[PDB]
Formats: sequence, C1' cells, structure tokens
RNA sequence: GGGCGUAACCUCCAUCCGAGUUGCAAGAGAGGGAAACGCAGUCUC
Repeated sequence: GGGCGUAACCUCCAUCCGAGUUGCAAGAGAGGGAAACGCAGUCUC
C1' cells in the first nucleotide's frame, strides 16, 4: 500500500400488528463511504 469489520455522512429501497434483548438512539434494510481503532478459526459438508 490492499482487503474485511463499524449507529458520521451520501444515495436508494422496504413498511398489516405486538412483545422482549443490546444500546442514549433499532428497519439492527442494501450499496457507497470520511476519520479513528481494530484483524485467522472456535469448524463445515
């Protein structure tokens, strides 16, 4: 230098009802993506 992870932000899509978990904030939606910080696997047919 490259890749992946993430509630800034940007674009777009979704929407019969409720309860609970985490969190100040919950559609824990898709893609893109700043800074910063991180980084094998805890097995599968």

The RNA with a sequence from Sweet clover necrotic mosaic virus has 45 modelled nucleotides. The 2018 paper behind the entry is "A folded viral noncoding RNA blocks host cell exoribonucleases through a conformationally dynamic RNA structure". The PDB entry is titled "Crystal structure of an exoribonuclease-resistant RNA from Sweet clover necrotic mosaic virus (SCNMV)". It was solved by X-ray crystallography to 2.9 angstrom. Crystals were grown by vapor diffusion, sitting drop at pH 6.5. On the sample the depositors note: In vitro transcribed with T7 RNA polymerase.